RNA sequence: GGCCGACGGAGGCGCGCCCGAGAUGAGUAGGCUGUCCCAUCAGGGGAGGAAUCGGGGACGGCUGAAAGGCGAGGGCGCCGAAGGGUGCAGAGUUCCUCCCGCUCUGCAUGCCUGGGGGUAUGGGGAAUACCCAUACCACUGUCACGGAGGUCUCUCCGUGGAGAGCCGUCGGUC
Ligand code: SLZ
Repeated sequence: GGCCGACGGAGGCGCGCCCGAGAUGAGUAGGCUGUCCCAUCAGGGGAGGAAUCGGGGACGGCUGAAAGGCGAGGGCGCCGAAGGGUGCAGAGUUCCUCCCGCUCUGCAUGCCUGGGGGUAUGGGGAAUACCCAUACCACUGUCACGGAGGUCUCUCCGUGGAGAGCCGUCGGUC
C1' cells in the first nucleotide's frame, strides 16, 4: 500500500419525526327541499349486476361540517440523513361486485439522488400554500487531476467524479 470489518467525525436555509392557537378547507361536501332536464340513464377509466315504488343531472331556496395538507417557533432522532422509482401486501376511492388508475400505510430493493437554492415543465393537493419528479443554471461540501502563490502543509484559479464518497482512530487479512 490493496482488500475486508468496527468505532469517531464534517458539509449547512443539511435531513426526517412529533407538538401546535389558528387560517385555509368553505358558504364547499352533506342533510331537507322548489322548478326543470335526461328516459334507462350511478363513480376518475373500463366489465357485469340490483333497484323503475329506482337512478342521475342543471339553475335556485333553507341549513352547513370534517379529513388530509399548512401553521410562530420548540422538542426528539440524525449526516443515505432522507427522498423517489420498482416489487409484494393492507386500507380508502360508486348503490353492489371485478380490473385499472389515484391517495394513505407496512415490508423489500445500492434502480436513482452529495446537499440546499433559482428557473422551467410535469404529478399529488381544494389551493396560492406544502409535498414530489425531471431538466437547465450557477452555489456549496468533498476527493482526484492540472496550475499559481506560500513553504510544512495552508491559501487560491481551473477541470472532473460520486456519499458504495471523504476525513480520522483502530482490528483482521493479503
Ligand atoms: N452531502 C450532504 C449530506 S448527505 C448525508 C446523507 N448521505 C451535505 O452536504 O450536507
Molecule: Lysine riboswitch aptamer